RNA sequence: GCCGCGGC
RNA sequence: GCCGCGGC
Ligand code: PRL
Numbered sequence: 001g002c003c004g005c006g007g008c
Numbered sequence: 009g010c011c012g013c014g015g016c
Stems, first nucleotide, its partner, number of pairs: 001016008
Other pairs, nucleotide, nucleotide, family: 015016cHS
C1' cells in the first nucleotide's frame, strides 16, 4: 500500500 | 459470529 489488536 | 482502533 498491504498489515494487527478487545466487545462477549 | 458480526463490530472499530495506528504501522511508516
Ligand atoms: C489501527 C487503527 C485504524 C485502522 C489494519 C491492519 C492491521 C492493523 C491497525 N487498521 C487500523 C491495523 C489499525 C489496521 N484506524 N490490517
Shown are 16 nucleotides from a PDB entry: RNA.
Primary citation: Horowitz et al., J.Am.Chem.Soc. (2009), "Solution structure and thermodynamics of 2',5' RNA intercalation".
The PDB entry is titled "Solution structure and thermodynamics of 2',5' RNA intercalation".